[PDB]
């Protein structure tokens, strides 16, 4: 130096009625 697997955090509009859809990234092992 390559390379991987793994898990974590929120913006808005909005209130009163019922809500369409979603960012941006972070710690870890190990093998030649």
């Nucleotide at each position: 130096g390559a390379c991987g697997a793994u898990a974590u955090c929120g913006a808005g509009c909005a209130u009163c009625a019922a809500g369409a859809g979603u960012g941006a990234a972070u710690a870890u092992c190990g093998u030649c």